The RNA (23S rRNA, nucleotides 2242 to 3120) from Mycolicibacterium smegmatis has 879 modelled nucleotides.
The entry also models magnesium and zinc ions.
It was solved by cryo-electron microscopy to 3.05 A.
Entry title: M. tuberculosis ribosomal RNA methyltransferase TlyA bound to M. smegmatis 50S ribosomal subunit.
An Rfam search finds the family "Bacterial large subunit ribosomal RNA" in it.
The 2022 paper behind the entry is "50S subunit recognition and modification by the Mycobacterium tuberculosis ribosomal RNA methyltransferase TlyA".
Taxonomically the source falls in Mycobacterium (subgen. Mycolicibacterium) (Bacteria, Actinomycetota, Mycobacteriaceae, Mycobacterium).
[PDB]
Context: one part of a larger RNA, bound to proteins that are not shown
RNA sequence: GCACUACGAGUAAAGAUGCUCGUUACGCGCGGCAGGACGAAAAGACCCCGGGACCUUCACUACAACUUGGUAUUGGUGCUCGAUACGGUUUGUGUAGGAUAGGUGGGAGACUGUGAAGCUCACACGCCAGUGUGGGUGGAGUCGUUGUUGAAAUACCACUCUGAUCGUAUUGGGCCUCUAACCUCGGACCGUAUAUCCGGUUCAGGGACAGUGCCUGGUGGGUAGUUUAACUGGGGCGGUUGCCUCCUAAAAUGUAACGGAGGCGCCCAAAGGUUCCCUCAACCUGGACGGCAAUCAGGUGUUGAGUGUAAGUGCACAAGGGAGCUUGACUGCGAGACGGACAUGUCGAGCAGGGACGAAAGUCGGGACUAGUGAUCCGGCACCUCUGAGUGGAAGGGGUGUCGCUCAACGGAUAAAAGGUACCCCGGGGAUAACAGGCUGAUCUUCCCCAAGAGUCCAUAUCGACGGGAUGGUUUGGCACCUCGAUGUCGGCUCGUCGCAUCCUGGGGCUGGAGCAGGUCCCAAGGGUUGGGCUGUUCGCCCAUUAAAGCGGCACGCGAGCUGGGUUUAGAACGUCGUGAGACAGUUCGGUCUCUAUCCGCCGCGCGCGUCAGAAGCUUGAGGAAACCUGUCCCUAGUACGAGAGGACCGGGACGGACGAACCUCUGGUAUACCAGUUGUCCCACCAGGGGCACGGCUGGAUAGCCACGUUCGGACAGGAUAACCGCUGAAAGCAUCUAAGCGGGAAACCUCUUCCAAGACCAGGCUUCUCACCCUCUAGGAGGGAUAAGGCCCCCCGCAGACCACGGGAUUGAUAGACCAGACCUGGAAGCCUAGUAAUAGGUGCAGGGAACUGGCACUAACCGGCCGAAAACUUAC
Numbered sequence: 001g002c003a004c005u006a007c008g009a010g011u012a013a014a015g016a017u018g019c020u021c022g023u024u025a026c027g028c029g030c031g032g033c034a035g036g037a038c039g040a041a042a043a044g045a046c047c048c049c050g051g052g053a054c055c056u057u058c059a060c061u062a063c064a065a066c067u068u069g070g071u072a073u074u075g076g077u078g079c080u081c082g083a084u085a086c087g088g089u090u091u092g093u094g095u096a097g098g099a100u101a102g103g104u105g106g107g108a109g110a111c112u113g114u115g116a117a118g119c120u121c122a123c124a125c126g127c128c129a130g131u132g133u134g135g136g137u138g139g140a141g142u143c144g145u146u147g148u149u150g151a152a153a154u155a156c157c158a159c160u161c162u163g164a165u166c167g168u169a170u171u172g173g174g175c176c177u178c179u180a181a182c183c184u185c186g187g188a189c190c191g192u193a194u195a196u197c198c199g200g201u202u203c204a205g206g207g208a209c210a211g212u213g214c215c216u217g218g219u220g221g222g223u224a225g226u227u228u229a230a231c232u233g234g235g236g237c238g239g240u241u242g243c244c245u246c247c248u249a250a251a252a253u254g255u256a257a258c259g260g261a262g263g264c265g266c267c268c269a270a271a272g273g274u275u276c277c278c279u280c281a282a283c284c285u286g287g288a289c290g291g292c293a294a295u296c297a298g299g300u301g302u303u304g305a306g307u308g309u310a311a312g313u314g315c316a317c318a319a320g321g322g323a324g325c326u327u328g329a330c331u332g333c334g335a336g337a338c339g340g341a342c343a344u345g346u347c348g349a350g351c352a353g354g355g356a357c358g359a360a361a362g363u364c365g366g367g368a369c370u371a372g373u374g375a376u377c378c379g380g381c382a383c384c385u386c387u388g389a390g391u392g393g394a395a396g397g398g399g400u401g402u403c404g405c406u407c408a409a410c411g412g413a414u415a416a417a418a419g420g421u422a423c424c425c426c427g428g429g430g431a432u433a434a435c436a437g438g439c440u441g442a443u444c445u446u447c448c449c450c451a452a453g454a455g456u457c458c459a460u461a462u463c464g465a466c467g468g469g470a471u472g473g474u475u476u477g478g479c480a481c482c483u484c485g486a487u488g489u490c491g492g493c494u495c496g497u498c499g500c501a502u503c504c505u506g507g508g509g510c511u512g513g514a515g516c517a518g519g520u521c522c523c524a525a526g527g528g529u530u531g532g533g534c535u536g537u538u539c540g541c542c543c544a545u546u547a548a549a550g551c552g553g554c555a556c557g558c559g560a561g562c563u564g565g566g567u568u569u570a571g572a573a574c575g576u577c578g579u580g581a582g583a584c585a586g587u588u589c590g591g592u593c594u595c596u597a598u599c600c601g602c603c604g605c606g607c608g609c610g611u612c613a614g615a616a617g618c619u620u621g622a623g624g625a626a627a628c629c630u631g632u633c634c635c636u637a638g639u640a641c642g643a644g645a646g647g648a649c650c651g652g653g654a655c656g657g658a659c660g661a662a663c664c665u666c667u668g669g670u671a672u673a674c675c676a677g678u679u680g681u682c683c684c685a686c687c688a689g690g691g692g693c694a695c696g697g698c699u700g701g702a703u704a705g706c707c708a709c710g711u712u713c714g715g716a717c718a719g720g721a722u723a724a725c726c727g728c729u730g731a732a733a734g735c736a737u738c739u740a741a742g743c744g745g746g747a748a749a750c751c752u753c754u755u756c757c758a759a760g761a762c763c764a765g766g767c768u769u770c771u772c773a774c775c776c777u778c779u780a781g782g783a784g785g786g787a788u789a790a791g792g793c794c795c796c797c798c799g800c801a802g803a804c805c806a807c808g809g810g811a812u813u814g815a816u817a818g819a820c821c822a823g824a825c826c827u828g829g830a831a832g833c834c835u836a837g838u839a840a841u842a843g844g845u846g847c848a849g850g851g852a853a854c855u856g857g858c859a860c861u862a863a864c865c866g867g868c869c870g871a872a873a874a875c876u877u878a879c
Stems, first nucleotide, its partner, number of pairs: 002018002006023005026608008035600003039595002047429006053421004059226005065219003069215005075178002078175012092161001099148001103159004110142001118137002121134005182206003186203006229241003238258001242264006265410001266308001267367002272326007280304001282300005306315002309372001311370003330353004336347003342411001355364003378404007386397002436483001437481001438479003442476001444472001446470004453463002490565001491563003495557001496554005503528003506523006530544005571589004575584003609760001613771007623757004629657007641646001659714005667708004674701005679694006718752003725745004774786005791869004796810004816862003820857004825851003832845005
Other pairs, nucleotide, nucleotide, family: 011016tWH014437cSS014438cSS015436tWS030803tWS034597tWS037560tWH042486tWS045486cHH046433cWW056580cSS057059cWH057579cWS059417cSS060221tHH064220tHS068216cWW074208tWS074210tHH075180tWS090163cWS091162cWW094151cWH096149tWS097147cWS097148cWS099153cWH101151tWS108109cHS110155tSS116139tHS117138tHS123133cWW126128cWS126129tHS179207tWS179208tWH180207tSS180208tWS181207tHS181209tWH182210tWS192197cWW220222cHS226417tWS227418cWH228419cWH244310tWS245311tSS248257tWS249256tHH250255tWW262310cSS263371tWS267271tWS268271cSS270327tWW270329tHH279318tWH281301tHS287295cWW290294tWS291294cWH305318tWW314319tSS328354cWH328364cWW332365cWH334349tHS335348tHS339344tHS351365tWH358360tHS358361tHS374407tHS374412tSS375407tWH376405tWH388394tHS388395tHS414416tHS419581tWS421423cHS429484tWS430434cWH432484tHS433484tWH435487cWW441442cHS441443tHS441476cHS443473cWW443475cWW445471cWW445474tHS450466cWW451464tSS451465tHS452464tHS454459cHS455461tHS458512tWW459464cWS461519tSS473475cHS480481cHS487555tWS488489cHS494558cWW500525tHS502504cHS502524tWW503525tWH504547cSS507724tSS513517tWS514641cSS514645tWW515640cWS515646tSS523723cSS524748cWS526628tWS527629tSS528548tSS529549tSS529550cWH535539tHS545549tWH546548tHS547630cHS558561cHS564593tHS570591tHS578580tHS578581tHS610764tWS613871cSS614790tSS620759tWH621761tWS622758tHS636650cWW638639cHS638647tHS639648tWH640647tHS642644tHS642645tHS658715cWW664708tWH666710cWS671702tWS703853cWH708709cSS717753tWS721749cWW722747tWH723746tHS724746tHS729739tWH729741tWS730740tHS731737tWH732736tWH739741cWH760762cHS771789cSS772872tWS773872tHS779780cWH788871tWH790870tHS795811cWW801806cWS809816cSS810863tSS814859tWS814863tHS815860tWH816859tHH819858cWW828847cWS828848tHS829846tSS830848tHS831846tHH837839tHS
């Protein structure tokens, strides 16, 4: 998706209407119920995976915003300091000395009365040893290759470092200012009738600041974009990620797991090359310290020592120990190969250059071997004979050697990156978790084997240690087999159903069983198995009982049957964790439970055909379903037994508890056309009497019917075959044994028994009654049609029968229903009148009036001047 869609035990993608084997079942419907169709619904919201989105932050990287400084807009004078160019004083401890010897070119000649010498002070320094300037005084000179002195004037012009200095030209740093840029949402006035805009003019204030461009450093979840690994017996938390060695690894190589063990991320200028030489460790014996042990000597000692460093393979031929020399820890290369997805990687003889060692042969391209490492990109450096954007250069590029990555997630997504989401969303997955199912059965649970013991003795009355073997599939688990385009999750309710691994009741064997009462084992599943408090409770604790208050399976039975306290959204709070967003197998308060039943299933009810004619009455029962529980008291008997307390078996008698069925006489309930009282309001014209409405307005009763709280009855008695158990007679096996041949006892379990359904019981039954007939066509063979009987159905009147249907009764030869009359019953004393009283009201007439169901009469009213269905082949043998 189908379709003339059973069940059981199986099998199967592990829970089947559809497959197997059997069982069950006539066809079609109507009303109901919800067990299944892993029912419908919504491409699971839990979980994982990929992707989003929004949130947080000391994730990353940016940007807004804020802020710093420079500079433009941006100007003036004064000062203070700094850098420049320029002018004039001014400076140089030295010893061979008339030298506080600036480096000089010119040097025979410069300095006085423009008052120098020598006196007065300061300026200058002072290693204060001494010298240049002024006027006040001063009087008319001092000086040289003088000679020593590296260098002479220190008598003069022009160049000059060291310095203590002022000024000019120029330009900065700062400072106090000024006003003129710029600024004022301070005032006034004007455009301007109107105007808290705007512009202007002007006064008052700031002021080169502020603001703003441009450049620049800070701060920067305020915002934005994003990142935040994988493996993984789900995910997380842990651990791991590259290399080397061994075992797994199954004698080639290779070989997986969150398999079993360890190492590595170096080290050594010798621990590299060569040449030569040697043999350890351990043990015995002999020796001061000195002990087994340290170094010496003798011997035994073939590998047990050592090999930088894990392990393995090696090595005594030494690869192990010692010494000499030395750098091959080379450059140009490399036939041929191992290994290999590729990229990596690994071995290598041999040639040449230039060397080391060795007499030579020869060996040497690091190390006994296999770990000690990082692709490309991009950049650095040194060398080279390359290139050089018109040309020459250069810059830049290129080649060669080399350098820079815990890129350690080690084939290395970026140069650069963490978290929350229960506010969440999308795409997928039964590739993967939570529930149920399936497998397993470690654990769990229930039994058993052996018997060291305990039990005074005595394993086995009762327990059974140490060990061993199993069942079940109820627990916690393991797996991840169906289900993520949906298999709803705990407890309680309702309703069950099955097992027996028995709680009670029933039958027993053994007892460390006197009785009473127990202990343990065996048999037994018919029925029964309470109500509460505490708690969300299951579990569990307790209270009062009881004969007992069993344990389990059924999707931890049962949410298209209920609930919704628990658990598992969104709100809020506490504690704890977190910087935070948030989180918590922590707590607390709140928090939508959808569905008209198609099919199977089940509970009831019809329609059709069949059961060899058509009908009707009564039946048999194969086969099913229902039911089954049990206590107390009293006799037996204060007897058996027992020291006493205590106290029965068996057999009888009385009354109950719970459950069930029928019923309505009683009790009690209910009463929507019964009766009465009564409040509000409206109405019947009004009074009186009534009515409608207010839940039947409310209230008090209430026959029938339905009913429980009521009434009655039930579970039996007996028989058969048995379980455990108890035997009888008995061999094999001269005795023995319940058995082997045979015969018995034996329980609420099984079979009859009691109740109900029951012939569609397809072997469709039995006894019996009724009708037992009437034509036509097709073409005579069979069929078709029609009218009928007995009977039934519809229509009609009804029912205490009922969803409809069915069922039952009646239908004029009639009491079926209604009415009418009477009675029973229910209510409780009608209306009208009279009377008493002022009246509300009371009394009488009067067990009155009203009135359904129940009973009996009564054809008054309807059950009719009625339609539709519905009756026969024969053949064979026996008789």